[PDB]
An RNA structure, in which 34 nucleotides are resolved. The structure was determined by X-ray crystallography at 2.1 angstroms resolution and released in 2003. The entry also contains tRNA pseudouridine synthase B, not shown here. Crystallisation conditions: ammonium sulfate, magnesium sulfate, sodium cacodylate, pH 6.5, VAPOR DIFFUSION, HANGING DROP. The depositors describe the entry as "Crystal Structure of tRNA Pseudouridine Synthase TruB and Its RNA Complex: RNA-protein Recognition Through a Combination of Rigid Docking and Induced Fit". The work is reported in "Crystal Structure of tRNA Pseudouridine Synthase TruB and Its RNA Complex: RNA Recognition Through a Combination of Rigid Docking and Induced Fit" (Pan et al., Proc.Natl.Acad.Sci.USA, 2003).
RNA sequence: CUGUGUUCGAUCCACAG
RNA sequence: CUGUGUUCGAUCCACAG
Numbered sequence: 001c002u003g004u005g006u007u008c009g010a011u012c013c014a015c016a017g
Numbered sequence: 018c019u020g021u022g023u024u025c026g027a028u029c030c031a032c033a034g
Stems, first nucleotide, its partner, number of pairs: 001034005009029004013022005
C1' cells in the first nucleotide's frame, strides 16, 4: 500500500435531531 | 443517545495479500 474486519473491530473530531 | 461525514472527515487495532 491492497483486502477483510465476522451482527457495520476501537477511538478522536465535526455536523444534525 | 440516534444518525450523518469524497479509501475516514481523522487516528488506531486484528487478520491476511